Description: An RNA structure, in which 27 nucleotides are resolved. Ippolito and Steitz published it in Proc.Natl.Acad.Sci.USA in 1998: "A 1.3-A resolution crystal structure of the HIV-1 trans-activation response region RNA stem reveals a metal ion-dependent bulge conformation". The PDB entry is titled "A 1.3 A RESOLUTION CRYSTAL STRUCTURE OF THE HIV-1 TRANS-ACTIVATION RESPONSE REGION RNA STEM REVEALS A METAL ION-DEPENDENT BULGE CONFORMATION". Released in 1998, the model rests on X-ray diffraction data to a resolution of 1.3 angstrom. Crystallisation conditions: pH 6.00, VAPOR DIFFUSION, HANGING DROP, temperature 292.00K.
RNA sequence: GGCCAGAUCUGAGCG
RNA sequence: GCUCUCUGGCCC
Numbered sequence: 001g002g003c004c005a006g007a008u009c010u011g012a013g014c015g
Numbered sequence: 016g017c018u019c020u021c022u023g024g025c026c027c
Base pairs, nucleotide, nucleotide: 001026002025003024004023005022006021007020011019012018013017014016
């Protein structure tokens, strides 16, 4: 650098 | 759905 996934409640915010 | 932060993964 490419891509993917995730962050109890609501990852934090937006509409 | 959009923007951003962090974590992890494979690949370069």